[PDB]
An RNA: 30 nucleotides with solved positions. Released in 2025, the model rests on X-ray crystallography data to a resolution of 1.54 A. Crystals were grown from: 0.2 M Calcium acetate hydrate, 0.1 M Sodium cacodylate trihydrate pH 6.5, 18% w/v Polyethylene glycol 8,000. The PDB entry is titled "16mer self-complementary duplex RNA with s(2)C:I pair sequence 1".

RNA sequence: A
RNA sequence: AGAAGAUCUUCUCU
RNA sequence: A
RNA sequence: AGAAGAUCUUCUCU
Numbered sequence: 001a
Numbered sequence: 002a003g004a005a006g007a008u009c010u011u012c013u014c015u
Numbered sequence: 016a
Numbered sequence: 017a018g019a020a021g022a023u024c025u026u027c028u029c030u
Stems, first nucleotide, its partner, number of pairs: 001030001002028012015016001
C1' cells in the first nucleotide's frame, strides 16, 4: 500500500 | 484487500 | 435529524 | 434511514  | 467504527460530501424517502 |  | 463516494481510526491477511  | 476483508471486518468494524468516526467524520464529511452527493442523491433519495420519511 |  | 436507504444508496454512492471521501478522509481517518482499530483489527486481520497478503